[PDB]
Context: one part of a larger RNA, bound to proteins that are not shown
RNA sequence: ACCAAAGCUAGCUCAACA
RNA sequence: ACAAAUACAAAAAUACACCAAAAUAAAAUAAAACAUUCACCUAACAUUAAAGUAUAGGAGAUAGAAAUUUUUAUCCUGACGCUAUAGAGAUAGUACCGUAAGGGAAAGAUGAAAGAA
RNA sequence: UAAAAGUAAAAAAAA
Repeated sequence: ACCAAAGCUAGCUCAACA
Repeated sequence: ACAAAUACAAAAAUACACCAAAAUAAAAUAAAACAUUCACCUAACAUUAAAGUAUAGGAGAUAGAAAUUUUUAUCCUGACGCUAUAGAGAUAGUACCGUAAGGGAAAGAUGAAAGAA
Repeated sequence: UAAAAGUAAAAAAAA
């Protein structure tokens, strides 16, 4: 210097109530 | 989202029929082998006990009650549960692989604004 | 951020 690397969300678990 | 189309060779308006049906679960495995026997696998019955007791068992392995006893109401939801090899298989029962029953993935990332680079 | 391996900047000299 390339190839790469980092986020926190999509959503899930399990359980109450019905 | 209707409406139409559906069991003709599903998604094809329309001609003479037929309809419809039921028989214990087995074995793998335990017994250091294997033949009798081997919980759970259907049902509900729950909970604290009686009790792993009475019993039942190649009286082995293991299996196992009841009589009789106990139980205050709802309300009061959350999380010493996971963050994109995790958590659902899932952005999907989709691509794709199978004649077929069936198997079955991978992935997203700037910002207030990209009608600001 | 310029922080994995793989490479580049920067072939190799008796054991």
Shown are 150 nucleotides from a PDB entry: RNA (MITORIBOSOMAL 16S RRNA, nucleotides 1 to 160) from Sus scrofa. NCBI's taxonomy places the organism under Eukaryota, Metazoa, Craniata, Eutheria, Sus. The depositors describe the entry as "Structure of the large subunit of the mammalian mitoribosome, part 1 of 2". The 2014 paper behind the entry is "The Complete Structure of the Large Subunit of the Mammalian Mitochondrial Ribosome". Released in 2014, the model rests on electron microscopy data to a resolution of 3.4 angstrom.